The depositors describe the entry as "Cryo-EM structure of the Retron Ec78 complex, PtuA:PtuB:RT (4:2:2)". An RNA structure with a sequence from Escherichia coli, together with DNA, in which 114 nucleotides are resolved. The entry is indexed under Retron; ncRNA; msDNA, DNA-RNA HYBRID. It was solved by cryo-EM to 2.69 angstrom. Protein in the same entry: Retron I-A effector PtuA, Retron I-A effector PtuB and Retron I-A Ec78 reverse transcriptase. An Rfam search finds the family "Retron msr RNA" in it. By type it is a non-coding RNA gene. From the family's description: Retron elements are found in a wide range of mainly Gram-negative bacteria. The retron encodes a reverse transcriptase that is responsible for the production of a small satellite DNA called msDNA (multi-copy single-stranded DNA). msDNA has both DNA (encoded by the retron msd gene) and RNA (encoded by the msr gene) components. The 5' end of msDNA is linked to an internal guanosine residue of the RNA strand by a 2'-5' linkage.
[PDB]
Context: bound to proteins that are not shown
RNA sequence: UAGUCGGGUGAUUAGCCAGACUCUAACUUAUUGAACGUAUU
DNA sequence: GGAAGCGAAAGTGTCGCAACCCGAGAGAGGAACGATCTCGGGTTGCGACACTTTCGCAACCCTTAATACGTTC
Numbered sequence: 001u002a003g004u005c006g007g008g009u010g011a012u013u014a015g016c017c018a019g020a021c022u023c024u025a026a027c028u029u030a031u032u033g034a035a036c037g038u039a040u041u
Numbered sequence: 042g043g044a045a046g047c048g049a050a051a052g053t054g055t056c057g058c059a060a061c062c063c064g065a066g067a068g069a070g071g072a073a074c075g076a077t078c079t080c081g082g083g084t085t086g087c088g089a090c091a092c093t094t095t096c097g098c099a100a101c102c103c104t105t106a107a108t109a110c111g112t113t114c
Base pairs, nucleotide, nucleotide: 002022003021004020005019007017008016009015033114034113036111037110038109047097048096049095050094051093052092053091054090055089056088057087058086059085060084061083062082063081064080065079066078067077
């Protein structure tokens, strides 16, 4: 340099801004079941 | 696991083409008999290709599920 992480802005899954990472090397998945979170309760 | 279709992959037969062989025949030369080149079948080997067999993708979801909202297996 890529690629990745994601704090902000953004009628907002997009665009942009700041910052950061790099074992040869993520590809985001599945309910009614199980457990977790949440709500009634 | 595997309908129904279909196509890949591999093995096997087949069938046409080339290559050669072999007998028949008109008749070159030059003075006769038959050289030599061609016609018509026939055989064999070979390889491209058609035909044959097996495998595998993946419908459906079986009687038999539950139904606040989200991720995960």